Context: bound to proteins that are not shown
RNA sequence: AAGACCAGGCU
DNA sequence: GACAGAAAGCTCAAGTACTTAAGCCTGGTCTTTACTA
DNA sequence: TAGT
DNA sequence: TAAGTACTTGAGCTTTCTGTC
Numbered sequence: 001a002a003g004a005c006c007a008g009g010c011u
Numbered sequence: 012g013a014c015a016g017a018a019a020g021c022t023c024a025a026g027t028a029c030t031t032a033a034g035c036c037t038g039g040t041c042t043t044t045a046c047t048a
Numbered sequence: 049t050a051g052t
Numbered sequence: 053t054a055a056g057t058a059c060t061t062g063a064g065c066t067t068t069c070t071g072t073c
């Protein structure tokens, strides 16, 4: 850089 | 020439492969290359 | 440092 | 992972032609 997971918010 | 059997054919139920799976937004953390050679 |  | 459709395949029953009586 980019990818992944997770958590939360508004219906 | 009339019957029957064996034919190709045809249609119709089960089994299998494949598809999609709300919208927007905020963060954080982690990791890409460790292992044989 | 190469391969995998 | 759980649904649903499309496609393939295998079991059951028609015609027609070919043989034998």
Base pairs, nucleotide, nucleotide: 002042003041004040005039006038007037008036009035010034011033012073013072014071015070016069017068018067019066020065021064022063023062024061025060026059027058028057029056030055032053045052046051047050
This is an experimental structure of RNA from Homo sapiens, together with DNA, with 73 nucleotides shown. The structure was determined by electron microscopy at 2.7 A resolution and released in 2025. The entry has 12 different proteins, among them DNA-directed RNA polymerase II subunit RPB11-a, DNA-directed RNA polymerase II subunit RPB2 and DNA-directed RNA polymerase II subunit RPB1. Primary citation: Kujirai et al., Nat Commun (2025), "Multiple structures of RNA polymerase II isolated from human nuclei by ChIP-CryoEM analysis". The entry also models zinc and magnesium ions. The organism belongs to Homo, within Eukaryota. Entry title: RNA polymerase II elongation complex transcribing genomic DNA extracted from human nuclei.